[PDB]
Notes:
Method: X-ray diffraction, resolution 1.76 angstrom. The entry became public in 2019. This is an experimental structure of RNA, with 42 nucleotides shown. Crystallisation conditions: PEG 4000. Ions in the entry include magnesium and zinc. The 2020 paper behind the entry is "A nucleobase-binding pocket in a viral RNA-dependent RNA polymerase contributes to elongation complex stability". The depositors describe the entry as "Crystal structure of enterovirus 71 polymerase elongation complex (native form)".
Context: bound to proteins that are not shown
């Protein structure tokens, strides 16, 4: 302590966006 | 072994 929304009188609460480099491995689907 | 999708672990 961001953006947008929902709800709410608010404090809050809730949803989505936003989150590296690489390796190994498993799974689903496919040619 | 390949491709896309999903996941787990590690550094």
């Nucleotide at each position: 302590g961001g953006g947008a929304g929902a709800u709410g009188a608010a404090a809050g609460u809730c949803u989505c966006c936003a989150g590296g480099u690489c390796u190994c491995u498993c799974g689903g689907a496919a040619a | 072994g390949u491709u896309c999708c999903g996941a787990g672990a590690g550094a």